[PDB]
An RNA structure (23S ribosomal RNA, nucleotides 1307 to 2050) from Listeria monocytogenes EGD-e, in which 732 nucleotides are resolved. The sample was in a buffer at pH 7.5. The entry has 27 different proteins, among them 50S ribosomal protein L24, 50S ribosomal protein L6 and 50S ribosomal protein L32-2. Released in 2022, the model rests on cryo-EM data to a resolution of 2.3 angstroms. Primary citation: Koller et al., Nucleic Acids Res. (2022), "Structural basis for HflXr-mediated antibiotic resistance in Listeria monocytogenes". An Rfam search finds the family "Bacterial large subunit ribosomal RNA" in it. Clan: LSU clan. Keywords: Ribosome, Listeria monocytogenes, Lincomycin, 50S, antibiotic. The entry also models zinc, magnesium and potassium ions. It comes from the structure "Cryo-EM structure of Lincomycin bound to the Listeria monocytogenes 50S ribosomal subunit".
Context: one part of a larger RNA, bound to proteins that are not shown
Parts: sequence; structure tokens; C1' cells
RNA sequence: AUGAGUAGCGAAAGAAGGGUGAGAAUCCCUUCCACCGAAUAUCUAAGGUUUCCUGAGGAAGGCUCGUCCGCUCAGGGUUAGUCGGGACCUAAGCCGAGGCCGAUAGGCGUAGGCGAUGGACAACAGGUAGAGAUUCCUGUACCAGUGCUAAUUGUUUAACCGAUGGGGUGACACAGAAGGAUAGGGAAUCGCACGAAUGGAAAUGUGCGUCCAAGCAGUGAGUGUGAGAAGUAGGCAAAUCCGCUUCUCGCGAAGCAUGAGCUGUGAUGGGGAA
RNA sequence: CGGAAGUUCCUGAUUUCACGCUGUCAAGAAAAGCCUCUAGGAAGAGUAGUACUGCCCGUACCGCAAACCGACACAGGUAGAUGAGGAGAGAAUCCUAAGGUGAGCGAGAGAACUCUCGUUAAGGAACUCGGCAAAAUGACCCCGUAACUUCGGGAGAAGGGGUGCUCUAUUAGGGUGCAAGCCCGAGAGAGCCGCAGUGAAUAGGCCCAGGCGACUGUUUAGCAAAAACACAGGUCUCUGCAAAACCGUAAGGUGACGUAUAGGGGCUGACGCCUGCCCGGUGCUGGAAGGUUAAGAGGAGUGCUUAGCUUCGGCGAAGGUACGAAUUGAAGCCCCAGUAAACGGCGGCCGUAACUAUAACGGUCCUAAGGUAGCGAAAUUCCUUGUCGGGUAAGUUCCGACCCGCACGAAAGGCGCAACGAUCUGGGCACUGUCUCAACGAGAGACUCGGUGAAAUU
Repeated sequence: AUGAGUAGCGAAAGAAGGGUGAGAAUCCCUUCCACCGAAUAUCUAAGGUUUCCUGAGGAAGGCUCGUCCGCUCAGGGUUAGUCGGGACCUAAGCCGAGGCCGAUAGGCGUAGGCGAUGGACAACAGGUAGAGAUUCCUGUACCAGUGCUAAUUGUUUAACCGAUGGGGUGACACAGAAGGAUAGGGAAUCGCACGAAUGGAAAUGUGCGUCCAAGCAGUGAGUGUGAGAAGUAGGCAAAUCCGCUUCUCGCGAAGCAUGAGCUGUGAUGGGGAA
Repeated sequence: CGGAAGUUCCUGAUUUCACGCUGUCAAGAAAAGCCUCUAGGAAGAGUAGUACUGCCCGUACCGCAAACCGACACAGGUAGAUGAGGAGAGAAUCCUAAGGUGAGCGAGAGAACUCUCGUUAAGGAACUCGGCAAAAUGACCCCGUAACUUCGGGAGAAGGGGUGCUCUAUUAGGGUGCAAGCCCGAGAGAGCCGCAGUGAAUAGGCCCAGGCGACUGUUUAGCAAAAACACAGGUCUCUGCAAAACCGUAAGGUGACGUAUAGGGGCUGACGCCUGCCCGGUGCUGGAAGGUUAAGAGGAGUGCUUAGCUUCGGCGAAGGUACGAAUUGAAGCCCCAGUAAACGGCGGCCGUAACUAUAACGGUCCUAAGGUAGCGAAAUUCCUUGUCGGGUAAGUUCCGACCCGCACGAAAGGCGCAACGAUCUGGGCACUGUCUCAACGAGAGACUCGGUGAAAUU
């Protein structure tokens, strides 16, 4: 080339008006309509790696078109003591000084390391916006340090620090039941606006709204938890710590730990229908 | 361009208090950190206030997606947090909120045919391999519920009835609260409308009987989900701990940080009742008298060589060398026993009873022994659609019997068996376009127009 202007054009609701432009079903705006709504919404890990924003563009890409685009070309854009990871921890697993084993290569494994999917660990609310925000800005904090002032106390019967050691905690399954609280939801109340198209309504009328952090100081449903004293074949040494024993004092009461939440403050601040 | 209100009540978590409490058996990380103790180290230490210091990496954007995995701007796949309201048990369902979206070809047309749907006279499985598909059932409340059973079940068995609105009615009665109020809320009575009241959407069809498999599980990613595998339970067997078994050349491991109530392997497969005979063969276990056998021990001998000796012909020491008999020499095998929930195996012919059949009963050959119970035309039966009965108008299927079991049979278990099954099989009711036998309607495609534009094949 043929098949052929043929199959197909990948689940779905669009419409008109206005705009832009050389050009418009297909780009922008408006209004109505329609679809999802334990999602077809909002975050976020992975993965991707600039696809993000702005300005140009319309060759190719886009199953049509294209003024448009996750496409092309230019510029831009990612801000952290507190978020996640590292300067912390270990699991599985991996590596592994010496070591054990083995024709070579190497295999295994001790100390010791690495290794999150787990443990530990201090920041919230607002604002702002072409493109980041617990990161920027405002306000108010917290954690760990540092110097500088000031008192205070200590300076070898030893303030203070304190192990790479001891002990405690850290520290954990699954199921069920009943509670406390708070998110959330709703109704009135209150505030503001309106008073109406077509028969009716000045109101049980319609619409919109009806609040706020961490931190700090209080509190607190509750949940657990007999205290004190002596004494010591253990805890690689030691121990005032742990463990064990005995004794006294006994009670659902206190303390002591924890604890959601609440109340103040934070706030003369912030936000908020209009 | 502005700044008002912030209250009370109800409801209420899938969040938190908090794995707190209770319970169960299958018995539920580590380390740092924090606290404490000493051993140690020590003149500096803390307290208050002030101001200063705090590194590196990530941070855009997509993230149920046109940006990730699927060669695509691909109906697929992609962990976690949040996930509103009405009615509701609910994250179901239908319609919506916040928020998001109209899906990168369109305009007509309204033929056949195809697909996806809706309805259908009369009939109602006649369709078909087969009720495949579809229809029907479906929520809540009440009544009621059989065989059988392992006593739990079967069971939502089955089969029926009810369901809207108004008034009595802020009903009675609950919850909440100091009240005010707010929420929940029956049974009845009267009434009222429809063809119809879970008025839509979403929500079991049921029964009788049989086979197989006890059961929940598992499987051939992509033609098989099952009767196959597994399973709890049974049994055999190995294993005394550096266990056996297994991986590895080994070291080192698993077994097991277990220890015969444990661990490995084989078979069987809940439960119930049971599990017969054969040890000749093969395996496994034990035995050990004898027979046979290897390397290695042993070296009697014999070749070859030659110093010497011989008459030619030969003989021939020592040494070297090539071989070598006896004797000795394990396990195994042969041999002897045992053992079948080890591998396996579980027979012929011929006669016989009041007439007929038939054969309790006799011979007789063979074997290690000849198949017990149960079951039987079966997931097994060739003949075969056996025969009889049942069910149907009519039944090669199905159920019940019968036994001439071609060719069942007891852990490659036999026979039962409640419960269970997207299992297989037969029957019934419901129901229906499955069918008699087809008709009409909706959308998508087809067709026409505009845009774009492949392929297999040749």
C1' cells in the first nucleotide's frame, strides 16, 4: 500500500448569555441544571521528581477542537531548637577485630556495631499570600545550654557530681462490661438583616451568625496503692538502693502516686453576621 | 468601608480517662531514657534575675490519582488519619451538607441486529443436559414452629398476622435537671384516606429425600473450589539427649534455650459401633552355631636372571626380581525366629433333603491363608434401562428392596451419623418471557452528517 474514510475515539448532563480571539460545542466569566458526599470531600505515608506559580506559545503531544493544558519556552517558588529523620535507643535481620571451619574463593561466629515498621523526646493560636508555612510575621510559650550581675552556701570527716557497675521503672496479649468526661450533633436563646413575586402570613415569619490555643496557676470523675522500724548465706566489688525475713502499728480513711476533663489566666488580645 | 451576639438545654462517641477494671489461655519485645544505690571523682556548686546561643537532612506539587504501579491523560491496583444531617442498629440505604465534579469528540436519527433495562393476555417448567437466567422472598413487631439430635442444635424450620394519618396526647411511663424546660415514649380507644401504609431505596425463597466430606479453614495467580488438601482425634514407629530427624564439605545450626505427658517420620481422619483370617514371599526387628566373602596379615613354593660347576645336553648358591599356596581376616548374604493400623494376600471342582427348585450336609485338589462383621446393580455392576416396588399420564435418572459382589469389605479403614456445604443427585411448593410464541417501550451502539482515524489479511 490493501482493508477504509471503515473499527474505534476508554463508564457519566448539560444549557444559554457575556467575553476573548485570525479562528470557539471544547478557553474564561455568569446563571440555572445535573453528579459524588464512609466520597468523586479533607489530611497524610509511599512512590514520582519540578509535574507547583507567573508570563509568553500553539509545531508536536492531547484519541475531536483548542485562544487551553500535567505540553513548549522563559523567569520564579520549598525558610523550623520544638513537625518527620539524623547528631538518642534497640527488634527481625545484616556486618563482624580476634576466633572456628574450609582445594582457592570463602562459610560461620564472639566482642563490638549497623538496622524502624516499635521506644524516648520542648509550640501554640492568630495573621499573611502568585507559588511555603506548627518553618515567615504578630502575640504568648516551652526545652537544652551559655555568659553577665546579685546575694547564698562549700572549699579534704569532704557542698556537689556520680558510674560504662547494682536495682527499680521503662515494659507491652486478647476479649468483655459498665461508667466519667470531652469532640461532634441538635434545639431554643441572643444578635443582625429583611418583610416578601402567585391565593395567605408582622410572625410558632424567612435568612445568616450565635467564640478562642499551648503555656502558667488552681482544681478534678475516677483509677491504683497497709505504712514504719529493725535485721541480712543474694544482687560478679560496695550499697543507706533492691530482694528476703521478723516485729510493731491497721484500714476502703488518710496520705502518696497517677488522671481525662474543668475553672481562672493567656485575652485591653484574636476572630466574628454585617 | 464597617464590627453585634457568644447563653441555656438536649443528645453524645468509633475519642479520651484506659488494656483502668473484670475475665480467658494461646500466657502476651528489647534497649535507651528516667529514678535510685553505692564504687569512684571533687572546689566549686546550685537559687534568683538578665540577655544571648541552638547544627545537618526533608519541606514545592500530585497522592483512590491525568503526576504512584499497570507501554496510554488506561473502568484495574495503592497503607493510614478524618469522614456531617434526615429517616436508620448502622460507615447499610435513599436524598443532601461542607467540599468536590459535569469525565478531552460532537450534531442528528429513533431501521434490522446486538448489548443493558422496563412491561406483558392466557398458561405456568410444557423450556433445557440441568428452572441456566430471571421472577419470587427480603425490614421490624407479634403468633407459631416437625422429623431427627452428638441435647448445643435443627430454627429466621415451616406456616400465619400486623405496619399510614388524626384525635384522646406536653397520654401513661421513662431519661435529664435545683427549677424552667428538653429529650425518649408504649399499649388501648375513637376516627380518616388510598388499589396499595418497612407506600421509595436497601435487607432470607422454602420444603422432602439421597451420595460424598464430620465441622470453620486450604487449593490449580490466568479454563477445575471439589468428593481433593488440612483438621481435631486414632494408630504404628523412631528418638536417653552432642536425641532421632533435617540443612551444611565442615565449622555452625534447626530440633530446643525442649528432654519420652517430648521431639521426628508413616498411615488413618470428628463422633458412634467396630476393625476378621494369613508371617509362605518382601520389608523391619532380633538371633548367632555353621557356610560363603574384601583389603590387610602370612610367605610354603614356582618362574626369570647367574657366580660357580658340567661332556655335549644341562645343573645351579647368594642376591635381585615376577608371581605366589596353606593359614588368618568384618559387616552383608545364606540360615533361625518374630512382626500385618508393615509391603502385601484373603482358592477350585463334584455331589446331596417328602414333588420341584436350592443345598444346613458330604467328598476331593490346592494354599501362607482362603473374605468374618457390615454393606451391596454402589462416586464400585460388564451383561444392564438386571428384577420387583415407589414416585410420574408416561421415569435409561432418583428412592426402597432383592443378591449371580464381571471386579465391596474393615485405619490406601468397614458401616452408621446430628450439625455444616456457592458440593453432587432426585422430587415438591412459590414464582416467573425458560417455554407455548412472541409483542411493545427506554438507553448505548448500529445508520446520516462534521472532526479524527487504526488492524488482522493480501